Keywords: CRISPR-Cas, RNase, Complex, RNA BINDING PROTEIN-RNA complex. crRNA (52-MER) with a sequence from a bacterium: 79 nucleotides with solved positions. Released in 2018, the model rests on cryo-electron microscopy data to a resolution of 3.3 angstrom.
[PDB]
Context: bound to proteins that are not shown
C1' cells in the first nucleotide's frame, strides 16, 4: 500500500469493521507433485581470447 | 623468433540454487 461495490456501525458526509470484484488498471485464481521457456548466480568440464 | 605456467574474460555442455510467465495434475 489504489478505484468501484455490498453489508455492519458512528454520523449527514464521510470514517471506522469485515468482505467482494474476469463485469476495476498491464493485474480474478490456495497450496504441493511436475513440465515447457529465460533470468541471474555458484560449482565442474571444455574450447577460444586478453594480459602478465 | 618460438613455446610456456598462471590470472581475468567470453562461450558451449552438465549439475545445484533462487526468481518470473504459462498449463499438466491433485487435495
Nucleotide at each position: 500500500c489504489a478505484c468501484c461495490c455490498g453489508u455492519g456501525c458512528a454520523a449527514a458526509a464521510a470514517u471506522g469493521c469485515a468482505g467482494g470484484g474476469g463485469u476495476c488498471u498491464a493485474a480474478a485464481a490456495c497450496g504441493a507433485c511436475c513440465u515447457g521457456a529465460a533470468u541471474a548466480u555458484u560449482u565442474c568440464a571444455g574450447a577460444u581470447c586478453a594480459a602478465a | 623468433a618460438c613455446g610456456u605456467u598462471u590470472u581475468g574474460a567470453u562461450c558451449u555442455g552438465a549439475a545445484a540454487u533462487a526468481u518470473u510467465c504459462a498449463g499438466g495434475u491433485c487435495u
Primary citation: Zhang et al., Cell (2018), "Structural Basis for the RNA-Guided Ribonuclease Activity of CRISPR-Cas13d". The entry also contains EsCas13d, not shown here. It comes from the structure "EsCas13d-crRNA-target RNA ternary complex".